[PDB]
C1' cells in the first nucleotide's frame, strides 16, 4: 500500500431507462373542508394545469361572548382515476359500443364461464375502522336508543406476460392539452465515505 470485523447516537440513501424521472411537507402534509383512524423527514407515504367571480370553512372587528348575525379579507372543480366511515357545502344529470373499459383477431385450454398486466383476480376480511335514524326527555346536542343496523380499507402473500384500432362526456366564467414526464422501475442500512482492530 491492499485486504476481511466492528461503529446508524460519526455521514450521505444508492442504481437503471430515457433529451429530460422535477417540486412541496413538521405547531407540517395526505383528490372543498371539518371529527375520528391510519401513513410520512433514507421523502419508501403523499399531494402535485392558468386567471377571475364564489358555497362550506378559516381569520379580525362589530361586546360580553355566542348562540346567531353583519361585515371585511380570504378560499375547491372543468386535469387524470390517488386512504376508510362521519358532519357541512355540493344545484349537476346520464352522454357513449366504450372504468364493470370497448371492438376485431389470435393464445389459453379455458369448464358452463372466463383469463390475456390492470383506473386488475384471490386473501387478509364482512376483520382494523367509522358510526346513525325511528323512537325517552327537555331539550342541551348532552346524553340514551348503540358502539347496535350500516357502510367498509391497507401492508405482508398469490394468478394472470398479446397485438392493431378506440373513449376515458357534461358538471359558474375566459383559456389550454387530448392519457403526455399528467414524473416510470429497481433495492433499501442497500450502496458507499469515514474512525477503529488483525494479515501482507
Nucleotide at each position: 500500500a491492499a485486504g476481511u470485523u466492528a461503529g446508524g447516537u460519526u455521514u450521505g440513501u444508492g442504481g437503471u431507462u430515457g433529451a429530460a424521472a422535477g417540486u412541496c411537507g413538521a405547531u407540517g402534509c395526505c383528490a372543498g373542508u371539518c371529527g375520528c383512524a391510519g401513513g410520512c423527514a433514507a421523502a419508501a407515504c403523499g399531494a402535485u394545469c392558468c386567471a377571475c367571480g364564489u358555497a362550506a370553512g378559516u381569520u379580525a372587528a362589530a361586546c360580553a361572548a355566542a348562540g346567531u348575525u353583519u361585515u371585511a379579507a380570504u378560499g375547491a372543480g372543468c386535469a387524470u382515476g390517488g386512504u376508510g366511515c362521519g358532519g357541512c357545502u355540493u344545484a349537476g344529470a346520464a352522454g357513449u359500443a366504450a372504468g364493470u373499459c370497448c371492438u376485431g383477431c389470435c393464445g389459453c385450454u379455458u369448464u358452463a364461464g372466463g383469463c390475456g398486466a390492470g383506473a386488475g383476480u384471490a386473501u387478509u376480511a364482512g376483520u382494523a375502522g367509522u358510526g346513525a335514524g325511528a323512537g325517552g326527555g327537555u331539550a342541551a346536542u348532552u346524553c340514551c336508543g348503540g358502539g347496535u343496523a350500516g357502510c367498509g380499507a391497507a401492508a405482508c402473500u398469490u394468478c394472470c406476460a398479446g397485438c392493431a384500432g378506440g373513449c376515458g362526456a357534461g358538471u359558474g366564467u375566459g383559456g389550454g392539452g387530448u392519457c403526455a414526464a399528467a414524473g416510470a422501475c429497481c433495492a433499501g442500512g442497500u450502496c458507499a465515505a469515514c474512525u477503529a482492530a488483525c494479515u501482507u